Primary citation: Baba et al., J.Biochem.(Tokyo) (2005), "Solution RNA structures of the HIV-1 dimerization initiation site in the kissing-loop and extended-duplex dimers". Shown are 34 nucleotides from a PDB entry: RNA. The PDB entry is titled "Solution RNA structure of loop region of the HIV-1 dimerization initiation site in the kissing-loop dimer". The structure was determined by solution-state NMR and released in 2005.

RNA sequence: GCUGAAGUGCACACGGC
RNA sequence: GCUGAAGUGCACACGGC
Numbered sequence: 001g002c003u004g005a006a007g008u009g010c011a012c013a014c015g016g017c
Numbered sequence: 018g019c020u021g022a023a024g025u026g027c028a029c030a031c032g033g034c
Stems, first nucleotide, its partner, number of pairs: 001017004007029006018034004
């Protein structure tokens, strides 16, 4: 970076690749 | 209120009861 995870926004935390 | 509704929490919306 991508992906596993939602109706939404912000946030918090974590696995796979 | 309870529930659809979930890795976490504050919030913002929606359906059923």